Context: one part of a larger RNA, bound to proteins that are not shown
């Protein structure tokens, strides 16, 4: 579940109405009590278990709205000036001047001559040094320097020009770019 | 505003 | 009735050619 | 050498 | 569509790109344990435990060890040579 | 007159055998760089 | 002629000074191979310093076999 | 016959010592010394076993290539052993010569090398902490609340012995450490009950029951009984064993008291019979705690308990 449903002691998944011993109990109530049937009601109270669900936190892990930033080195979608400022170059100026020659401290390059009297492009190598010994009145150069020319050509570089180009930056303005509100 | 047209 | 073009003036403005009547 | 306009006029909205 | 008034190539919107974020969103929050939590741990290797083969356990004892250490290096010289001739591996001089 | 193991080293040639043939007996604690420190040697002056 | 001295100049040579000398053994050095060879502590009795504690000596046992010498 | 001198032979030893724990094994040495060396701390099949669930691991004949030491026998594929690790995928450097998407080429891709972590150490992702008492659902009572049951350290009690106290004397009372039992009340310990067992721990009602006797009766001992008073033991459970003041309280203290104010078991006896102070959800605030939700043996305020008895049982009552 399904009941013909006493009591102790012993038992046993460990507290037996139902199993062992043993006791007691005649049969069917009624009205009362609530010890007991681990009485009914709940498939959980707390516990743990689930690579189980939620809310919630937060400097767990990942993303993310929204706020920021930057793309004239994008697009709608231009501008002007300003002022600074970043930067190439022409410079005669020699600064970061050993006299270690001495003059000189300079970087180097190209590379007899440059500079004082007197009218272009000649005729010297698509790429090319010398002895072989180049002019009319003044500029220097050959020797020591380490490494130092004053020959240019022509290159400059760094401190110093500042002189042009450009952009950049940051101020302002400007607008029939966007663009707000009114009527 | 106003003539043709539509 | 409406509206739409369009032309012609007309209007209204923006200016423009260019004068006006001068003056800074 | 400026200009106040206004002008007919011109450009051209409507 | 005038006009006015602001605002102005700034800003604003579209796109990229970066900041950042419990603001939100998804999630994940280990196990073993003599209930669970803190604590402890979580591979190797030895002993006993472990009962004279192997093998043997627990939050069992360990004075426990480990996650390695050690190598380019000490070379090179070491037969033919000193003068002089030479090349049958040697000739030249002392000593006898 | 010369040799005559042994191993070494020179040098040679024999064999699908690291063999023998002759020859001699090197080295055996070392290797760059020393004004100066010691020494040997060859040539310069007094002494027998 | 000449020998030693001494002593110049070259030329060179020696002095760059350094361990281990032993197939080394138990201080430290390389810890993989391979060949070869030997044995360790720890304790007493000692010993300048020297002491519990430095180095460093010495601490079992010959039968038998072998060779040499010799009475 | 003496003597040296070798060779050594036997004991002892593995306490030393060994790369580095422990065990195991070493002198026949692995262990120290040395000479070469510095290679075999090398490539290619790897039987066959160990051990083993796979993955993986441990020994290793041997065939073959090539070094290296050794007269040679030979030994050598890393140390006496046993630890000293890491999958796969993604990349990367090679190396290969193996693919090569129409074709050539490359691009990638393979194969062999090697490589850096995955210590929760078979490594879930490249990459993840918490709290909840607002809390949930699956379950578990397979592993704690209580209760019961095991156990008896503990807790309660008791016994032999007797240091020692007790004026003088261990046993008039006293009785340490240690010894032997009991109990089965509590702290425990174990998880065997159900973990749908509040009777949630305390009160109140109600009390049953034990005796290990508080009082009462009986009676031993008691230099520590003169007498009361007591101490101590025996038997002995019939009777009888409190009201208040705080505290939720059991508990204590405390006042009064009594002949005494026992100690217990009864699911720490009693709520389908009561109470809910306490311990106890949701609100809450206070001290400490955490970044912070939250928390906390804290402290505090408040806070919902049901059931008409069917069957046992008791208490009465009938009726057959």
């Nucleotide at each position: 579940g399904a009941a013909a449903u006493c009591g102790u002691a012993g038992u046993g998944a460990a507290g037996a109405u139902g199993c062992u011993a043993u006791g007691u109990a005649c049969c069917u109530u009624c009205a009362g009590c609530a010890a007991g049937a681990c009485g009914g009601a709940a498939a959980g109270a707390c516990c743990c278990u689930a690579u189980g669900c939620a809310g919630c936190u937060u400097u767990a892990c990942u993303g993310u709205a929204a706020u920021u930033a930057g793309a004239u080195a994008g697009a709608u979608c231009g501008a002007a000036u300003u002022a600074u400022u970043g930067u190439u170059u022409a410079u005669u100026a020699u600064a970061g001047u050993c006299a270690g020659c001495a003059u000189a401290u300079u970087a180097a390059g190209u590379a007899a001559u440059c500079c004082u009297a007197u009218u272009a492009u000649u005729a010297g190598g698509u790429a090319a040094u010398c002895g072989u010994u180049u002019a009319g009145a003044u500029a220097u150069u050959a020797a020591u320097g380490a490494g130092a020319u004053a020959c240019u050509u022509a290159u400059u570089a760094u401190a110093a020009u500042a002189u042009a180009a450009u952009g950049a930056u940051a101020a302002u303005u400007c607008u029939a770019a966007u663009c707000u509100u009114a009527u | 505003a106003c003539u043709u047209a539509a | 009735u409406u509206c739409u073009u369009a032309a012609g003036u007309a209007a209204u403005a923006u200016a423009u050619a260019a004068u006006a009547u001068a003056u800074a | 050498u400026a200009u106040a306009u206004a002008u007919u006029a011109u450009a051209u909205a409507u | 569509u005038a006009u006015a008034a602001g605002a102005g190539a700034c800003a604003a919107u579209c796109u990229c790109u970066a900041a950042u974020u419990g603001g939100u969103a998804g999630u994940u929050u280990u196990g073993a344990u003599g209930g669970g939590g803190c604590g402890u741990c979580a591979u190797u290797a030895u002993c006993a435990g472990c009962a004279a083969a192997a093998g043997u356990a627990u939050c069992u004892g360990a004075a426990u060890a480990a996650g390695u250490c050690c190598a380019u290096a000490a070379a090179u010289a070491a037969a033919u040579a000193u003068a002089u001739a030479a090349a049958a591996u040697u000739a030249u001089u002392g000593a006898a | 007159a010369a040799a005559a193991a042994u191993a070494a080293u020179a040098u040679a040639u024999a064999u699908u055998a690291u063999a023998u043939a002759u020859a001699u007996u090197a080295a055996u604690u070392a290797u760059a760089a020393a004004u100066u420190g010691a020494a040997a040697u060859a040539u310069g002056u007094u002494u027998a | 002629a000449u020998u030693g001295a001494a002593u110049a100049u070259a030329u060179u040579u020696u002095a760059g000074u350094a361990a281990u000398a032993g197939a080394u053994a138990a201080a430290a050095a390389u810890a993989u191979g391979u060949a070869c060879a030997g044995u360790a502590a720890a304790a007493u009795u000692g010993u300048a310093a020297g002491g519990a504690a430095a180095a460093c000596a010495a601490u079992a046992a010959u039968a038998a076999c072998u060779u040499u010498c010799u009475c | 016959g003496g003597a040296a001198a070798g060779a050594a032979u036997u004991a002892a030893a593995u306490u030393a010592a060994u790369a580095u724990a422990a065990u195991g094994g070493u002198a026949u040495a692995a262990c120290u010394g040395u000479g070469c060396g510095a290679u075999a701390a090398u490539u290619g099949u790897a039987a066959c076993a160990c051990a083993a669930a796979c993955g993986a691991g441990u020994g290793a004949a041997a065939c073959a290539a090539g070094u290296a030491c050794g007269u040679a026998a030979g030994u050598a594929u890393g140390g006496c052993a046993u630890a000293a690790u890491g999958a796969a995928c993604a990349a990367a450097u090679a190396a290969c010569a193996c693919u090569g998407a129409u074709u050539g080429u490359a691009a990638a891709g393979g194969u062999u090398a090697u490589u850096g972590a995955u210590a929760a150490c078979g490594a879930a992702u490249a990459a993840a902490a918490g709290u909840u008492a607002c809390g949930c659902u699956a379950g578990g009572g397979a592993u704690a609340a209580c209760a019961g049951g095991g156990u008896a350290a503990u807790a309660u009690a008791g016994c032999g012995a007797a240091a020692g106290a007790g004026u003088a004397g261990a046993u008039a009372u006293u009785g340490u450490a240690a010894g032997c039992u009991a109990u089965g009340u509590u702290u425990g310990c174990c998880a065997c009950c159900u973990c749908g067992a509040u009777g949630u721990c305390g009160a109140c009602u109600c009390a049953a029951c034990a005796u290990u006797u508080c009082c009462u009766c009986u009676u031993g001992g008691u230099u520590g009984u003169a007498a009361a008073a007591g101490c101590u033991a025996a038997g002995a459970a019939g009777g009888g064993u409190u009201u208040g003041a705080c505290u939720g309280u059991u508990c204590g203290u405390c006042a009064a008291u009594u002949a005494a104010a026992a100690u217990g078991u009864u699911a720490c006896g009693u709520g389908a019979g009561u109470u809910g102070g306490g311990u106890u959800a949701a609100a809450u605030a206070c001290g400490a705690u955490g970044u912070g939700a939250a928390u906390c043996a804290g402290u505090a305020u408040g806070g919902u308990u049901c059931c008409u008895a069917u069957c046992u049982g008791c208490u009465g009552a009938a009726g057959g």
Molecule: Large ribosomal subunit rRNA, nucleotides 1918 to 2892
Organism: Saccharomyces cerevisiae